[PDB]
RNA sequence: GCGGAUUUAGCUCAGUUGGGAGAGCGCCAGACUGAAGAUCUGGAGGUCCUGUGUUCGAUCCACAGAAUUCGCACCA
Numbered sequence: 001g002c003g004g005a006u007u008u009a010g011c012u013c014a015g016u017u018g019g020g021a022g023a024g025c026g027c028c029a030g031a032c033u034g035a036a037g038a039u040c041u042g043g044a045g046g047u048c049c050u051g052u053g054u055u056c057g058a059u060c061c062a063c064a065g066a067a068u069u070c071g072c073a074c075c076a
Stems, first nucleotide, its partner, number of pairs: 001072007010025004019056001027043003049065005
């Protein structure tokens, strides 16, 4: 120098090939018990990795970048 792949809640992971996003756990409450834990019942919680272009509208397309990785090249 050249190519792949992955990024979606704090953690583990589904989802949409443009119309405005979830489970579980963990978090904040009320409930039970002296109370732990279990568990029940509720809420809060995402710039959908970033920026642009296109678009009435971009988490997904396009054009430019990042972080991990996995292969290739090169050799004053």
Molecule: TRANSFER-RNA, PHE
Organism: SACCHAROMYCES CEREVISIAE